[PDB]
RNA sequence: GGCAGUAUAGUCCGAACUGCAAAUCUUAUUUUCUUUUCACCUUCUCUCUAACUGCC
Numbered sequence: 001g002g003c004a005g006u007a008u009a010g011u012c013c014g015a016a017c018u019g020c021a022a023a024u025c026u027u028a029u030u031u032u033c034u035u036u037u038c039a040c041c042u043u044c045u046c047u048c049u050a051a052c053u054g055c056c
Stems, first nucleotide, its partner, number of pairs: 001056006008050003014044003018039002021037003
Other pairs, nucleotide, nucleotide, family: 001002cHS011047cWW017041cWW
């Protein structure tokens, strides 16, 4: 101070999952589907910062 590894925290971005509140016409009087948004966690994938270790 460059790279790598490990263990955690913080940060940023994306995806998935869970819940089902909110928005939107027709068709029926027998009965269904789709989209968007919101919220709360978890997981996964990356960036940046700190710590430890290793290498140059």
Notes: An RNA structure (C-JUN SL1) with a sequence from Homo sapiens, in which 56 nucleotides are resolved. It comes from the structure "Solution Structure of the RNA element that recruits eIF3 to the 5'-UTR of c-Jun and regulates specialized translation initiation (apical loop)". The entry is indexed under RNA, c-JUN, mRNA, eIF3, cap-dependent, specialized translation initiation. NCBI's taxonomy places the organism under Eukaryota, Deuterostomia, Vertebrata, Primates, Homo.